[PDB]
Context: bound to proteins that are not shown
RNA sequence: GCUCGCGAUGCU
RNA sequence: GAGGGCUCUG
RNA sequence: CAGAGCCCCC
RNA sequence: AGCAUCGCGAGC
Numbered sequence: 001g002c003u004c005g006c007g008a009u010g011c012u
Numbered sequence: 013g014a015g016g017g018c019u020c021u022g
Numbered sequence: 023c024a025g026a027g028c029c030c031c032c
Numbered sequence: 033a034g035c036a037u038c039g040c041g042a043g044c
Base pairs, nucleotide, nucleotide: 001044002043003042004041005040006039007038008037009036010035011034012033013032015030016029017028018027019026020025021024022023
C1' cells in the first nucleotide's frame, strides 16, 4: 500500500 | 436516481 | 392532467 | 447500491 469482514459519520 | 404523503400553484 | 416547496422512504 | 472519511479485526 491493497483485499475481506465489522462499526461509525457522511456523500450521491 | 426512484417511490410515497402533505401543502401551495398552473 | 402538469409543476414546485416540504417531509417520509427506498 | 455504490462511494468518502475515521476506527476495530484479519489476510496478502
Gli1 8AZ 23mer RNA; Gli1 1W5 23mer RNA with a sequence from Homo sapiens: 44 nucleotides with solved positions. Taxonomically the source falls in Homo (Eukaryota, Gnathostomata, Tetrapoda, Amniota). The depositors describe the entry as "Structure of Human Adenosine Deaminase Acting on dsRNA (ADAR2) bound to dsRNA containing a 2'-deoxy Benner's Base Z opposite the edited base". Ions in the entry include zinc. The work is reported in "Rational Design of RNA Editing Guide Strands: Cytidine Analogs at the Orphan Position" (Doherty et al., J.Am.Chem.Soc., 2021). Crystals were grown from: 100 mM MES:NaOH pH 6.5, 18% PEG 20,000. The structure was determined by X-ray diffraction at 2.5 A resolution and released in 2021. Sample source: Generated by solid phase oligonucleotide synthesis.